[PDB]
Parts: sequence; C1' cells; structure tokens
RNA sequence: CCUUCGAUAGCUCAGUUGG
RNA sequence: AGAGCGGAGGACU
RNA sequence: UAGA
RNA sequence: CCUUAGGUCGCUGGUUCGAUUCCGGCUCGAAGGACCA
Repeated sequence: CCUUCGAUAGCUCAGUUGG
Repeated sequence: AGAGCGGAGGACU
Repeated sequence: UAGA
Repeated sequence: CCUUAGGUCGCUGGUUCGAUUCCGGCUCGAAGGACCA
C1' cells in the first nucleotide's frame, strides 16, 4: 500500500435481507 | 431492537 | 442491620 | 429471590412503500498478502 471483518444500553454480547 | 451483568426499587434481616 |  | 427503566444501532449519502440489516464514502479496531536473483 492493497485485500477481508467489526463498531448495537454503563460492560459483554444476540439480533435471518428489509417490517 | 433484545439477553445477561451492572444500576434502581421491592422482599428478607 | 448488612452480605449473599 | 422478585420487579424494573434504559439505547444518537460509529457518522454520512444512496436503493427501497420502509434499512440496525443491502450498496458507497469516511473514523477507528482487528486479521492476512504482496519483495530480487
């Protein structure tokens, strides 16, 4: 420099492609 | 838009 | 009376 | 032991009848790759 994967309550985390 | 913990309040002493 |  | 209130869904723009969820841009944090004979 370029790829991919993470921001949710005071802290740690769930939450389907959509209500 | 929710769970636990925390918070606050009850209950107990 | 508290802690749990 | 019981009850309970509580969120700028990181910020912004877009697609959509409607976005926490899909797309873009940032702001941070993390995990990888590229370099010669």